[PDB]
Shown are 31 nucleotides from a PDB entry: RNA (G70A tRNA minihelix) with a sequence from Homo sapiens. Primary citation: Kuhn et al., Cell (2015), "On-Enzyme Refolding Permits Small RNA and tRNA Surveillance by the CCA-Adding Enzyme". The entry also models sulfate ions. Released in 2015, the model rests on X-ray diffraction data to a resolution of 2.95 angstrom.

Context: bound to proteins that are not shown
RNA sequence: GGCCGCGGCAGGUUCGA
RNA sequence: UCCUGCCGCGAUCG
Numbered sequence: 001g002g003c004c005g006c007g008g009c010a011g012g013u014u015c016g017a
Numbered sequence: 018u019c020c021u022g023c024c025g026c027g028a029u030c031g
Base pairs, nucleotide, nucleotide: 001030004027005026006025007024008023009022010021011020012019
Other pairs, nucleotide, nucleotide, family: 002029cWW003028cWW013018cWW014016tHS
C1' cells in the first nucleotide's frame, strides 16, 4: 500500500426494513 | 432483507 475477517457508526435500495 | 460507504481492532502478501 492493497486484500481478507470481525466490531461500531452513516447513506442508498424499498411501501417501510 | 439486501446493497454501499466511513472509522477502529486483528490477519495475510509485498